This is an experimental structure of RNA from Candida albicans, with 243 nucleotides shown. It is bound to GUANOSINE-5'-MONOPHOSPHATE (5GP). An Rfam search finds the family "Group I catalytic intron" in it. A reference for the family is Cech (1990), "Self-splicing of group I introns", Annu Rev Biochem. Rfam describes the family as follows. Group I catalytic introns are large self-splicing ribozymes. They catalyse their own excision from mRNA, tRNA and rRNA precursors in a wide range of organisms. The core secondary structure consists of 9 paired regions (P1-P9). These fold to essentially two domains - the P4-P6 domain (formed from the stacking of P5, P4, P6 and P6a helices) and the P3-P9 domain (formed from the P8, P3, P7 and P9 helices). The secondary structure mark-up for this family represents only this conserved core. Group I catalytic introns often have long ORFs inserted in loop regions. The window size for this search is chosen to minimise search time and catch the small examples. A larger window size will find more matches. The depositors describe the entry as "CryoEM Structure of the Candida albicans Group I Intron-GMP Complex". Primary citation: Liu et al., Proc.Natl.Acad.Sci.USA (2025), "Molecular insights into de novo small-molecule recognition by an intron RNA structure". Method: cryo-EM, resolution 3.1 A. The entry became public in 2025. The sample was in a buffer at pH 7.5.

[PDB]
RNA sequence: AGGGAUAAA
RNA sequence: UUUGUCCCUUUAUAUAGAGAUAUAUAGAA
RNA sequence: CAAUCGGGUGAAUUGCAAG
RNA sequence: UUUGCAGCGAAGUAUAUAUUAGCUUAAU
RNA sequence: AUUUAGAUAUAUAAACGUUCAACGACUAGAAGGUGAGUAAGCUAACAAUAACCCUUCCACGAGCGCCCGACAUCUUAAUGA
RNA sequence: AUUAUGAUGAUGACAUAGUCUGAACUAAAUAGUGAUAUUUAGAUAUAAUAUUUAAAUGAUAUUAUGAUAACAAAAUU
Numbered sequence: 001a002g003g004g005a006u007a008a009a
Numbered sequence: 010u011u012u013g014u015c016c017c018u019u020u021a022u023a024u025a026g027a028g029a030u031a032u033a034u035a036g037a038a
Numbered sequence: 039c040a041a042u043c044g045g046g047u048g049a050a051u052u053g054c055a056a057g
Numbered sequence: 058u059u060u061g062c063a064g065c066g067a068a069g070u071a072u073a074u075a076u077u078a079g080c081u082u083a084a085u
Numbered sequence: 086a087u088u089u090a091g092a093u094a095u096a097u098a099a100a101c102g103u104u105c106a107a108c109g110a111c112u113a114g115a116a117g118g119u120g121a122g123u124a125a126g127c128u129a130a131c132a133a134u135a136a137c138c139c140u141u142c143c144a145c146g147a148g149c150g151c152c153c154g155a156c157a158u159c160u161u162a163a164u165g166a
Numbered sequence: 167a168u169u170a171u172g173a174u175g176a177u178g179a180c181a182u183a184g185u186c187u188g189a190a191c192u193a194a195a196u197a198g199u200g201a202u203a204u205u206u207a208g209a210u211a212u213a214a215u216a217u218u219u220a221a222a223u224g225a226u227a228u229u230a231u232g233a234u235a236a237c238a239a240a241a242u243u
Base pairs, nucleotide, nucleotide: 001018002017003016004015005014007012008011019038020037022035023034024033025032042155043154044153045152046151047150052063053062054061055060064103065102066101070098071097072096073095074094076092079127080126107187109186110185111184114142116141117139118138143146156175157174158173159172161170163168164167189242191208192207193206194205195204196203197202211231212230213229214228215227216226217225
């Protein structure tokens, strides 16, 4: 940048 | 539902080794 | 930017480590 | 975040084995 | 003469997987057809071709893993043009 | 063009996705039962059928029994 999963909210 | 963040692949410029398909590594963006 | 679609298999799955 | 060890593991592949108390061609 | 195949198991290998989820559980359809596919040629077994045809049914079944295609893309290779 | 012939088509899976069910709380060990936490078992359910269904763990019934220490009838994980 598109994705693929959190994390605190 | 809100934004964390981690990762992957791209996008450019290498390097490194491939006839080349590419790939393995460095920059970027 | 893309990273398409269709199918077969679905088992083992417990002991630890780690970092 | 994430790798290793051992043991284990389906299908497919590779190798090898068993079987199929397969019939007749056969090749030779 | 002998299976040289099919089929059906077995073992090893490598990939990968497990180990590595909130402790963790279960869950990756079934039946029916037609059979492709076997060493002339005939069998069986063929989930229909285990990486599948059509037709139903419960539920509509989690890969991206490993496996096979389809597929697209690119390399070389000729032969096309 | 074709036919070969290679590459390329990413990470997700330290559970992806459906259905689930320990977490919360006691008791016993466990560490000197410390720091202060780990592990197990336990809870107001168990049997058994009806039904679905290809097979339904499960489901909703219905049945036999049982009834928290307080609490779990929700959920957010």